This is an experimental structure of RNA (U2 snRNA) from Homo sapiens, with 148 nucleotides shown. The sample was in a buffer at pH 7.9. Method: cryo-electron microscopy, resolution 2.5 angstroms. The entry became public in 2022.

[PDB]
Context: bound to proteins that are not shown
RNA sequence: GCC
RNA sequence: GGCUAAGAUCAAGUGUAGUAUCUGUUCUUAUCAGUUUAAUAUCUGAU
RNA sequence: UCCUC
RNA sequence: GAGGA
RNA sequence: GGAUUUUUGGAGCAGGGAGAUGGAAUAGGAGCUUGCUCCGUCCACUCCACGCAUCGACCUGGUAUUGCAGUACCUCCAGGAACGGUGC
Numbered sequence: 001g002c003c
Numbered sequence: 004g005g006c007u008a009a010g011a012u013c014a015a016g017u018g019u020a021g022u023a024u025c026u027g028u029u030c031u032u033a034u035c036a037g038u039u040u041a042a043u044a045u046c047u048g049a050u
Numbered sequence: 051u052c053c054u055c
Numbered sequence: 056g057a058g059g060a
Numbered sequence: 061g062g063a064u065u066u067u068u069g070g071a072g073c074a075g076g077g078a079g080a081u082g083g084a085a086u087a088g089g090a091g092c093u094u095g096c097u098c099c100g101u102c103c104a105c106u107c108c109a110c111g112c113a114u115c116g117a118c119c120u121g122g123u124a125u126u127g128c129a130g131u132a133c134c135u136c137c138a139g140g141a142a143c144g145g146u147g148c
Base pairs, nucleotide, nucleotide: 002005003004011029013027014026016024017023034049035048036047037046051060052059053058054057055056076108077107078106081104082103083102088099089098090097091096111148112147113146115144116143119139120138121137122136
Other pairs, nucleotide, nucleotide, family: 001006cWW010030cWS012028cWW015025cWW019021tHS038045cWW039044tWS114145cWW117141tWW117142cWW118140cWW123135cWW141142cHS
C1' cells in the first nucleotide's frame, strides 16, 4: 500500500 | 485480519569530506540458569 | 526414543 | 537402508 | 493398593415351657368335600421365671425456682409402666  | 516489503544481524564488494549503497545469507520455529534491557533483544552455559 | 516408506 | 520429530 | 480405624464384610440364624384356651372370612395335607380327628407357621389373655436388672425419653397429682442465653438431658417425691438399647 490492497480488499 | 491477511497475503512474510513491519525488525535485528554476520561475511564480502563499491564509494564519500561525511551519510551510505548492493549480494549472500541466517533468523532462534525449541526449554531452563546468569548478564543485560524501561520491557524485548543480545550474549554467557546446561539440557 | 518414536513414526513413516 | 532413507526421511521427519 | 483382600492382614486391626473406612471398599473385597464376623456374618448367618432362632425367639422359654404348659394349659379339655380362642380364630385361618377367600389359602394346608391325610383319613380321597361338607362335620370330625391328627400334625412341622401368629396374635390376645392366664400360670411358672409380669423373662430378669439398668438408665434415657414419657403420663398423672403435689411441690420448688421468676432466672437475659446460645444447649447430649435437666427440680424433687409417689404410682404406672405404651417405647429404646445393654448383659445373662
The work is reported in "Structural insights into branch site proofreading by human spliceosome" (Zhang et al., Nat.Struct.Mol.Biol., 2024).
Entry title: The cryo-EM structure of the human 17S U2 snRNP.
An Rfam search finds the family "U2 spliceosomal RNA" in it. The family has 208 seed sequences and 71,512 matches in Rfam 15.1. For this family Rfam cites "The spliceosomal snRNAs of Caenorhabditis elegans" (Thomas et al., Nucleic Acids Res, 1990). The family's RNA type in Rfam is spliceosomal small nuclear RNA. About the family: U2 is a small nuclear RNA (snRNA) component of the spliceosome (involved in pre-mRNA splicing). Complementary binding between U2 snRNA (in an area lying towards the 5' end but 3' to hairpin I) and the branchpoint sequence (BPS) of the intron results the bulging out of an unpaired adenosine, on the BPS, which initiates a nucleophilic attack at the intronic 5' splice site, thus starting the first of two transesterification reactions that mediate splicing.